This is an experimental structure of RNA, with 16 nucleotides shown. The structure was determined by X-ray crystallography at 2.91 A resolution and released in 2012. The entry also models calcium ions. Crystallisation conditions: VAPOR DIFFUSION, SITTING DROP.
Context: bound to proteins that are not shown
RNA sequence: GUGGACCCA
RNA sequence: GGGUCCA
Numbered sequence: 001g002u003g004g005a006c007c008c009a
Numbered sequence: 010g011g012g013u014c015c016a
Base pairs, nucleotide, nucleotide: 003015005013006012007011
Other pairs, nucleotide, nucleotide, family: 002016cWW004014cWS008010cWS
């Protein structure tokens, strides 16, 4: 450490 | 905050 999903704390 | 995930 962008953006998405999805289960999770 | 965590794990798969298409890039």